Method: X-ray diffraction, resolution 3.1 angstroms. The entry became public in 2015. L-glutamine riboswitch (58-MER) from Synechococcus elongatus: 58 nucleotides with solved positions. The entry is indexed under riboswitch, L-glutamine, free-form, RNA, RNA BINDING PROTEIN-RNA complex. Ren et al. published it in Cell Rep in 2015: "Structural and Dynamic Basis for Low-Affinity, High-Selectivity Binding of L-Glutamine by the Glutamine Riboswitch". The entry also contains U1 small nuclear ribonucleoprotein A, not shown here.
This record gives sequence, C1' cells and structure tokens, in this order.
RNA sequence: CGUUGGCCCAGGAAACUGGGU
RNA sequence: AGUAAGGUCCAUUGCACUCCGGGCCUGAAGCAACGCU
Repeated sequence: CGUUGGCCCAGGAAACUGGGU
Repeated sequence: AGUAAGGUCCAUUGCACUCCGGGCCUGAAGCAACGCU
C1' cells in the first nucleotide's frame, strides 16, 4: 500500500455513500 | 490535529483546471486480523 471489520466526520428517512483513522 | 468538521460575522458576482480571504468559540477517531512488493 491493499482487502475485511471496527471507530470519527460528513450526506441520508433509511438502507447505503464519500472521506479520515 | 487545533487538521477534517460544526457554528457565526465580515469581505467577495469572482473564468478556473495542483492547491490556498479574514475575525471569533466550538472542535473528532486516531484500533484489530490478514495479505502484497
């Protein structure tokens, strides 16, 4: 660096999305 | 990290493609497993 989770901000009616960690 | 963000007041009608006005009081998370040169 990356993927999966967390967690933070933002959007949302949500599902989900952007970003950060 | 006083960073992103939230609020507010002033200043701006402004032609760019790498970005970027000012004042004030507010103001984050900052972990785990795994994998790749």